Background:
An RNA structure (FANCF sgRNA), together with DNA, in which 121 nucleotides are resolved. The 2022 paper behind the entry is "Structural basis for Cas9 off-target activity". Crystals were grown from: 0.1 M Tris-acetate pH 8.5, 0.3-0.5 M KSCN, 17-19% PEG3350. Ions in the entry include magnesium and potassium. The structure was determined by X-ray crystallography at 2.45 angstroms resolution and released in 2022. The depositors describe the entry as "SpCas9 bound to FANCF off-target2 DNA substrate".
[PDB]
Context: bound to proteins that are not shown
RNA sequence: GGGAAUCCCUUCUGCAGCACCGUUUUAGAGCUAGAAAUAGCAAGUUAAAAUAAGGCUAGUCCGUUAUCAACUUGAAAAAGUG
DNA sequence: CAATACCTGGTGCTGTAGGAGGGACTCC
DNA sequence: ACCAGGTATTG
Numbered sequence: 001g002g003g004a005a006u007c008c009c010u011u012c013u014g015c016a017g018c019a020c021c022g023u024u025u026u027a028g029a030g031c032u033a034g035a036a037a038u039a040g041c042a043a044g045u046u047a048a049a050a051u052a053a054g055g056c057u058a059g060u061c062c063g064u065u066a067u068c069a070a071c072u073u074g075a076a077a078a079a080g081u082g
Numbered sequence: 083c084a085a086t087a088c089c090t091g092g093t094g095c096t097g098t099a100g101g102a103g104g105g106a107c108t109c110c
Numbered sequence: 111a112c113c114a115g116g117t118a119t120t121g
Stems, first nucleotide, its partner, number of pairs: 002110003006106016022051006030041004054062002056059001070081004083121001086118005
């Protein structure tokens, strides 16, 4: 120099399980005066569904990390080239 | 076409092993 | 906040 067990911290990498919002289209009969443009008023709080397009392997699974000049082989993986 | 100006999904929680930075202590 | 690439508006 390198390594190991223990103690006290600190920090970071990988993985799994969940919640709450947000957004989006639709639904929640707007009314009155006007031909209209518009004006005056009423109303608003909620929900459904999607949340990577999607995929086959059809699972209550997978879909954003890592890795990548060109060229020659080669389906690829791979080896080679100055 | 150029100059310009906008825009860009977010929060909170549970569990878990491992490596590794700093300081102790004993050793290979 | 970052960057920095996509997008529409303006011209």